[PDB]
Context: bound to proteins that are not shown
RNA sequence: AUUGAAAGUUGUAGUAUGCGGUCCUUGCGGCU
DNA sequence: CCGCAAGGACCGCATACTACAA
Numbered sequence: 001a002u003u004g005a006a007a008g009u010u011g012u013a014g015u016a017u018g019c020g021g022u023c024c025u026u027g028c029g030g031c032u
Numbered sequence: 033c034c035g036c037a038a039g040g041a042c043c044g045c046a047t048a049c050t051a052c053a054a
Stems, first nucleotide, its partner, number of pairs: 010053004015048005021042005028035003
Other pairs, nucleotide, nucleotide, family: 009054cWW027036cWW
C1' cells in the first nucleotide's frame, strides 16, 4: 500500500415403468 | 417345361418430466 483478505455449486439420485413384428394372403396358373 | 418375383396398417404412445439441504 487496491471494499480488500478467505470460501470446490457441492452432497444424495438406475432413463426407467407398461407394450407379441403382429394382422389380412390356397405355390398356384398353363404357358414360354 | 413356362410365368411370377409384396403391400399397408402401426409410424413411440403414456407416466415420471426435480427435491432438498447447505
This is an experimental structure of RNA with a sequence from Pyrococcus furiosus COM1, together with DNA, with 54 nucleotides shown. It comes from the structure "Crystal Structure of the CRISPR-Cas RNA Silencing Cmr Complex Bound to a Target Analog". The work is reported in "Crystal structure of the CRISPR-Cas RNA silencing Cmr complex bound to a target analog" (Osawa et al., Mol.Cell, 2015). The structure was determined by X-ray crystallography at 2.1 A resolution and released in 2015. The entry has 5 different proteins, among them CRISPR system Cmr subunit Cmr5, CRISPR system Cmr subunit Cmr2 and Cmr6. The entry is indexed under RNA-recognition motif, RNA silencing, RNA binding, RNA BINDING PROTEIN-RNA-DNA complex.